[PDB]
Context: one part of a larger RNA, bound to proteins that are not shown
Order: sequence, then structure tokens, then C1' cells
RNA sequence: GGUCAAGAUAGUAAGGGUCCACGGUGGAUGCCCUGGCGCUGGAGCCGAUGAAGGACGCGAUUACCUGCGAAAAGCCCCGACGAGCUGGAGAUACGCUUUGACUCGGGGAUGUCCGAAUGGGGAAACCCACCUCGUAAGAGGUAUCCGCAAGGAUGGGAACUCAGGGAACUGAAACAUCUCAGUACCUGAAGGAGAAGAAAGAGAAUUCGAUUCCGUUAGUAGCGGCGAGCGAACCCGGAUCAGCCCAA
RNA sequence: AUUCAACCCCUCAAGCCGAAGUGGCUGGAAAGCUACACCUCAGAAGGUGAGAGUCCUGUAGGCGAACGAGCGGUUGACUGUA
RNA sequence: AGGUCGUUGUUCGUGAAACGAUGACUGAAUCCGCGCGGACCACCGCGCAAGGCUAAAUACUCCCAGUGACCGAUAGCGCAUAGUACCGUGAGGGAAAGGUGAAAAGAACCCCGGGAGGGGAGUGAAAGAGAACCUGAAACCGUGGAC
Repeated sequence: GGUCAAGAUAGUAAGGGUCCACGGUGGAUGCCCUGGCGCUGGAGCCGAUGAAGGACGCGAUUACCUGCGAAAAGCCCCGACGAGCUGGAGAUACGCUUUGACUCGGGGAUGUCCGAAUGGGGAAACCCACCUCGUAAGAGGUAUCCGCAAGGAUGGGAACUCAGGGAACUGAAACAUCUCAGUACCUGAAGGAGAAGAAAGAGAAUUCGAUUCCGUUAGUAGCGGCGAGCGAACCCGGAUCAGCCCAA
Repeated sequence: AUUCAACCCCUCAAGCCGAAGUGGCUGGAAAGCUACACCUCAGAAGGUGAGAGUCCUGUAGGCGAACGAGCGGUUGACUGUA
Repeated sequence: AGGUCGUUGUUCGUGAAACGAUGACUGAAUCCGCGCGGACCACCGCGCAAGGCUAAAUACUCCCAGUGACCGAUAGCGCAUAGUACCGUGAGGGAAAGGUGAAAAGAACCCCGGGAGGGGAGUGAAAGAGAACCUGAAACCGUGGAC
């Protein structure tokens, strides 16, 4: 150096596992903003001289919201301010203007169809009318009720008020009884607030002496299968203060 | 006692008048710091390429229309009583 | 008016317990009169209707303003602007989604591609801000490195 035998261990690993690094889907938190809530204050109906709510149509190209009405972004008058504006979507084109636009203000000329609507009907936004004035065109009027000369109303809403009808669940650990209740709900009427409002009263000190609400007086008295519990008033303070009238 | 006609300070809405400085540095911009000043009963607030009282809108206060509303006032009107 | 029967209301749901009051029947008085004073009587006391209106003081809120040791767009009204869309015959029920930056001058032009998009330049503080785009965790997925 070679060969044979035996023992041990490492490597490998398309897929997995863990951490680190680089991202994505998605979305939380954080700052903020065109947003609402609630309290207080202000203010508080509208409407047939046709309401609220919708539909159809304006817009140079332009579905929507919308400013309106069949002459929809503004028409007429006056004020201020101001000169830029011509909606939100900024786009393309075209204009209106210091012999006073837009806008902010206040009044008018205008106000399509349905809608209490009441021209008639009606599965609303439709169809069909009559009469009168009147060149075509267009416009106006056409339910009922009280009184009939005038006028007004029956209508629509967030809350609230008054009036009428009028429960249950639940609690007394059941429950027909009661409580929950005269709440909720439905309907009618009117107002911005009403109900109510000058006492054949409360009450008792021979007093107070327009309704009421708030505090307190009383969660006492009182009432009740008497049980769950329910639940005033007067004396007082104080808000605010008011009287006049009809059938004698 | 309701309204009508004329005028109405004072309130609600349109609105207006309405005091008061720079530079340098870190900056892509300061209303940030920094070296000083000024105005002001009106330095409450927001915005402006990052938060100032001295940029603007406003803020206090004042003015405030033919005349749209409001507690409403005076005169002229008329005018209801068991 | 009251009274009888049947009830409701006051705090009193039949009780000793009334009064005010509509319902069904009756049916006073009108002035030294009447009514009431929680069965009722006497005394006494107070008050007189069967006719009315009635600012201001009480309530609440669509709206507006201010304000609030209210919040911040799964929070707050249900929506920071649709009670559209959607479900259903209808009544009715009833979401999701923020802000790029100081202001877009919001990418002419160049490269791959049908397009989208991306990569540069430029503007430009920033684009590891660039078009439903602040920051941009976790849950989940990919790649690279190490064991």
C1' cells in the first nucleotide's frame, strides 16, 4: 500500500416542522373630517285666493338628487353686498357682466296629473264631459253639510292634550279576584300648548277663598281575598295673578 | 275690548364698518426656535402646504332699508254691559 | 235637585261608609228657602248650580342655535347622507362601504401584452402617497435563509 471481515457514525430528503426576513388577500386600532344624539333656549300648524306626499316633463352632450312647473336653476320689483358666475360630478362648446349678474332678503306674476278635491268614473298620476266668454288658440265654473246674501267646514302629521271604546302577558312565586289599568292600542276634535278654570268648595283656626303645576305636607291616614300592595287633600313656600257676563 | 289708518327708538333676519411688525436658522413649506417691537374692552374659533393675538374670515361694539315678523306704543275709528 | 235599582270615579274594589254622575222609572223647592259639612239626626258653620269665555304659570318637539368630563363611520339615529338595493302578495322587515396629498400639476413618452397591470422618467417632501389608493396588526397563504 492492497484485499477480506466486523462495529459505529455522518450525509442525502422532492414533502413536513420551528424561527427569522421579504409580501399579498383582508381588516383592526390610531389622528381627523362633510354626521347624528341628547339637554336647554328660541320658535311652534298648514290648507281649497286648491296642503303634505308622489308621478310626468326642464336642462347644449347629461339615468339621479334637486331649483320648479307644463315660460323648472331662474321670470318681475325694491335692499345689501359684489362682480364673478354659469348646481352637486370638476368634462367639451357656447355666454351672461361695474347704463349694477350670481347670491343672500322680502314680496308678486306663475302654479301640469293624482290626492279631503267635491266635472263623472276609476286596478292615482288615465279615459270621457257639459255649460259660459270667445277669431283658431285659451280660460273660468260644475259634491255635500249649517245658514243660504256673505262665510266656513268635513282634511293631512313627530310628540303632547281632551273625549269615547277598552286587554293580556306579568305580580300576590297557582289562580278565576285584585295589581299591572283607566298603561299600550284604535277612533274623533282642536290648539301651539291644552284639559280645566271663579266653587250649592276644601276645610274647620267661624280660615282659605279663580284651575293647576313643583316642593313639602302623606308613600301618614285610608282602602283591599286584606295579601301582593295601591295610594289623597288641607295648613305652608313659590310660578303666575282676572275679570266680565247670558235666559230674570 | 278685537281690528283698521299714520309714525315708532328698541329686538329677530340681508349686510357692512371693524386695532395690530421683520429678519435668521433646522425646512420641501412655519403661524418652531430665536433677536426685538406693537396693538387690544373686540388674544372665543376655524382655516390657510406642520399649532402665532399682529394673513383672512370673524370676534366687542356700532350702523342697520322701500319696510318682512315680534312683547308691542300714541293719535285718529268704531265700539259689546244679567 | 233628590229618591229607588244597578255602577263608575275620589285614596276607599258593594262595607257603617257618602258624595258628583250619566242609565231605567219618577219628578222638590223657588227665599225667616235650599245644598253640603264621608249612614244619619239636632245645633252650628260654609256655600247657592241645573248657562259661558277665559293671556299669562304647567307639557313636548319635527326645525333652528348654543351647549354637553356624546361618540366617531362593525361606535353613534338604523344609513355621516339610500330607509335605494334586497326578501315578500302586502303590511312590514331592513345592510355593507370614510378621509391618497397642502393643492393632483391624478403617470406625456418608453418596454412586455388583446387588455388589465407592472417596470422607468417626470412632477416632486413622500408614490416602500399614484386612482374606490392614510396607517395598514392578527387569522390565512407564498418564497428565501438556518436548524
23S RIBOSOMAL RNA, nucleotides 1 to 533 from Escherichia coli: 477 nucleotides with solved positions. It was solved by X-ray diffraction to 8.7 angstroms. Crystals were grown from: MPD, ethanol, magnesium chloride, ammonium chloride, spermine, spermidine, MES, pH 6.5, VAPOR DIFFUSION, temperature 277K. Vila-Sanjurjo et al. published it in Proc.Natl.Acad.Sci.USA in 2003: "X-ray Crystal Structures of the WT and a Hyper-Accurate Ribosome From Escherichia Coli". An Rfam search finds the family "Bacterial large subunit ribosomal RNA" in it. Clan: LSU clan. The depositors describe the entry as "Crystal Structure of a Streptomycin Dependent Ribosome from E. Coli 70S Ribosome". Keywords: 30S RIBOSOMAL SUBUNIT, PROTEIN-RNA COMPLEX, PROTEIN-PROTEIN complex, RNA-RNA COMPLEX, RIBOSOME.